[PDB]
RNA sequence: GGACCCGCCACUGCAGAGAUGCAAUCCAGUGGUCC
Numbered sequence: 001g002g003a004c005c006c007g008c009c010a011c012u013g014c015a016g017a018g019a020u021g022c023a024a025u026c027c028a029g030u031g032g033u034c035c
Stems, first nucleotide, its partner, number of pairs: 002034004012023004
C1' cells in the first nucleotide's frame, strides 16, 4: 500500500392514437491475516 471470511425478505401503479415517460422506496464501520 491492497484484498478476502458467515445466517431468516420483496415488489407496485398509469396512460397512449402512435412513440414512450415516471416515481413512492432501498444496503456500511467488532475480528483477522497474506506480498

Record summary:
The PDB entry is titled "Solution Structure of an rRNA Substrate Bound to the Pseudouridylation Pocket of a Box H/ACA snoRNA". The RNA (U65 Box H/ACA snoRNA) has 35 modelled nucleotides. Primary citation: Jin et al., Mol.Cell (2007), "Solution structure of an rRNA substrate bound to the pseudouridylation pocket of a box H/ACA snoRNA". The structure was determined by solution NMR and released in 2007.